[PDB]
Context: bound to proteins that are not shown
């Protein structure tokens, strides 16, 4: 220190 | 909508 974009899982709003 | 993870490009 952790972009976009598309799925997934899950908690809480 | 909002947090977390993950995977792919």
């Nucleotide at each position: 220190g952790c972009c976009u974009g598309u799925u997934u899982u899950u908690g809480c709003u | 909508g909002c947090a977390a993870a993950a995977a792919c490009a």

This is an experimental structure of RNA with a sequence from Thogoto virus (isolate SiAr 126), with 22 nucleotides shown. The PDB entry is titled "Cryo-EM structure of Thogoto virus polymerase in a transcription elongation conformation". The entry also contains Polymerase acidic protein, RNA-directed RNA polymerase catalytic subunit and Polymerase basic protein 2, not shown here. The structure was determined by cryo-EM at 2.65 angstrom resolution and released in 2024.